[PDB]
């Protein structure tokens, strides 16, 4: 790579 | 709109 999430004015 | 991006954890 992936998995569980977050931000984008 | 230097963002089909960028971050955190595993």
């Nucleotide at each position: 790579a992936g998995c569980a999430c977050g931000g984008c004015u | 709109u230097a963002a089909a991006c960028c971050g955190u954890g595993c």